[PDB]
Context: bound to proteins that are not shown
RNA sequence: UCGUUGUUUUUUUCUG
DNA sequence: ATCAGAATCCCGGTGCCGAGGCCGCTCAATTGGTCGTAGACAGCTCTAGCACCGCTTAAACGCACGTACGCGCTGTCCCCCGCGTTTTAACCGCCAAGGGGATTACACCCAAGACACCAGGCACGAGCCAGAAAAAAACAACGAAAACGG
DNA sequence: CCGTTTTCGTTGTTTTTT
DNA sequence: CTCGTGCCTGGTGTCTTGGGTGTAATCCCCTTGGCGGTTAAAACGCGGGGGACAGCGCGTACGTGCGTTTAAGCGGTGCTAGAGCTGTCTACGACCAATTGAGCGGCCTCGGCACCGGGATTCTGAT
Numbered sequence: 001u002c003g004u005u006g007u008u009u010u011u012u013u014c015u016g
Numbered sequence: 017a018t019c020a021g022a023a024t025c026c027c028g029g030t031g032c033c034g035a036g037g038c039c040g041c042t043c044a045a046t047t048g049g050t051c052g053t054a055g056a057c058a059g060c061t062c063t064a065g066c067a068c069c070g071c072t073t074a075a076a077c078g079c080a081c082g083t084a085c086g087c088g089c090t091g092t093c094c095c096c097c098g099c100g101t102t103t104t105a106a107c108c109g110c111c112a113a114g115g116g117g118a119t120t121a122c123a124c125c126c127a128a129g130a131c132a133c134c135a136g137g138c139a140c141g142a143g144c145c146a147g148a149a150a151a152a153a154a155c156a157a158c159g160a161a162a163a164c165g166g
Numbered sequence: 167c168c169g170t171t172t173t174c175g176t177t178g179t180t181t182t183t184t
Numbered sequence: 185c186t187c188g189t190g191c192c193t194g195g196t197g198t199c200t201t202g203g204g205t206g207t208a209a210t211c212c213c214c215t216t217g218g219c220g221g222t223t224a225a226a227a228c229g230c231g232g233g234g235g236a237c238a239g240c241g242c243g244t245a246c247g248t249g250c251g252t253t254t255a256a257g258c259g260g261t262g263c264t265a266g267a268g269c270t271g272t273c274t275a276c277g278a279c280c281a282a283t284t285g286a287g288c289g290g291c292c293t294c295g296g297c298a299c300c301g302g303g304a305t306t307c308t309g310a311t
C1' cells in the first nucleotide's frame, strides 16, 4: 500500500 | 498126405503217350536305401506256489462169502455164398450248341466333412431446454493416558 | 504414593441377506 | 419397471466325396445230351452148408459186508521264484524303386507200363 479469495455432493419443490 | 485142376504168378512182346527235357520269355524276387516302433530287456513288487506242520477223519484196503453171469459144449436151422443162366445199361464214341468262369467296365451310394444358419438369449443404452430455491452431508474399534479410589 | 479404567485422542474400514 | 438395435451363440441342415460294392457285357473254354452198339455188369435161380442162434452145465470170478487200515484234506504258519509292470531303445522289419533270372507256357521224344498171349506156379478141393 496496490493487492484481495469463498465448497462440493446429492435430493427436493418450483418457473417458462 | 495126394494128385487134378483151375487160379494166379511172370515172362516176353508192344506202341504209345504221359514223362520229362527242352525253347522263349516275363514278372516276381532281388537289391539297396529309408523309415519307426516293436520288442527285447532290466528294475520293480507283491502274487501266488511252494513246503511244512497237526489233527482229524472220511475213505481205502483184505479176505471171507455167496452166486451169478462167463464160458465151453451141444443141437438146431435155414440163410448166405457160390455157380449157372438170362437180363440189361453202363461205357465208347461221336457230335452237337451253348452258356458259364473269366474279364474288363462301371454303377452308386453312403459315411465324412464343410458350411449356413440359426432363433434364442444377452447384453447395451439411449430416453428435451434454461433457470431457481432450501436442506443435508461416516464411524466402528483400538491402546494410550488422565482418570479415579485403592 | 500408585494400578485399574474409563477416556480422548488416535487408527483403521465392510457386509446380516435382501 | 421401459423401449429398441445390435451382438452373440448352436444343432441343424444340405451338399459332395470317395471308395466299394453291384452288375453286365464279352471271351471261349466247358457242360449237357442225343444216339448207336458194345459186353460186361448185375438179377435171379439154386442148394447145402457152414455160421448164428438157443440152451445149459458149471462153477469160477466177483459183488458184498466189516472190521481194519489208509491217507486225504481241511486249516494254519511262513517263505520268496517269478510273474508282471514300466521304461527305452534300438535292432530289425515295412515300404519304395529298379531289376532279371529263374519261372513258366508251349512242344517234342521217348521208354516205361498196361496189355497179349503162354507157360509155370500154387494154391485149394476131392480122394
Stems, first nucleotide, its partner, number of pairs: 009152001012149005018310013032296032065263029096232019117211005123205004128200006135193007154179002160173003166167001